[PDB]
The RNA (A site of human mitochondrial ribosome, chain three; A site of human mitochondrial ribosome, chain two) has 45 modelled nucleotides.
The structure was determined by X-ray diffraction at 1.9 angstroms resolution and released in 2008.
RNA sequence: UUGCGUCACCUCGAGCAAGUCGC
RNA sequence: UGCGUCACCUCGAGCAAGUCGC
Numbered sequence: 001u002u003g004c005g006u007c008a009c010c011u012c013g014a015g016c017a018a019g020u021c022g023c
Numbered sequence: 024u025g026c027g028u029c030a031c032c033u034c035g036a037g038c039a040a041g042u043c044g045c
Base pairs, nucleotide, nucleotide: 003045004044005043007041010037011036012035013034014033015032019029021027022026023025
C1' cells in the first nucleotide's frame, strides 16, 4: 500500500409532516 | 393519501479524492 475504525464535506433515504406553502 | 416546495435541526445508509487513530 492494504486493513479496521473515525472525522469533515457532500449524496440518498427517513423523522418533524394526515403539517406547510404552492400546482 | 392526485403532484411538488419546505431554511435551521434529528436518525439511517453511502461516500471519488481527503483527515485523524490503531
The entry is indexed under ribosome, decoding site, RNA. Crystals were grown from: Sodium cacodylate, KCl, spermine tetrachloride, tobramycin, 2-methyl-2,4-pentanediol, pH 7.0, VAPOR DIFFUSION, HANGING DROP, temperature 293K.